[PDB]
Context: bound to proteins that are not shown
RNA sequence: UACAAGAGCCUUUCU
RNA sequence: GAAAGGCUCUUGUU
Numbered sequence: 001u002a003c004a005a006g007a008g009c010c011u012u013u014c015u
Numbered sequence: 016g017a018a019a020g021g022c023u024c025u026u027g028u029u
Base pairs, nucleotide, nucleotide: 002028003027004026005025006024007023008022009021010020
Other pairs, nucleotide, nucleotide, family: 011019cWW
């Protein structure tokens, strides 16, 4: 990496 | 629990 916004997977240690 | 970071995905816009 035009932008905003919202659900997901992967390091991640507090465990 | 949180720093939110990558990977994306979705709706899109005039």

The PDB entry is titled "Cryo-EM Structure of hAGO2D669A-siRNA-target (14-nt, uni-lobed)".
The RNA from Homo sapiens has 29 modelled nucleotides.
Li et al. published it in Cell Res. in 2025: "Mechanistic insights into RNA cleavage by human Argonaute2-siRNA complex".
Keywords: Argonaute protein, siRNA, RNA BINDING PROTEIN/RNA, RNA BINDING PROTEIN.
The entry also models magnesium ions.
Method: cryo-EM, resolution 2.7 angstroms. The entry became public in 2025.
The source organism's lineage runs through Eukaryota, Amniota, Mammalia, Boreoeutheria and Homo.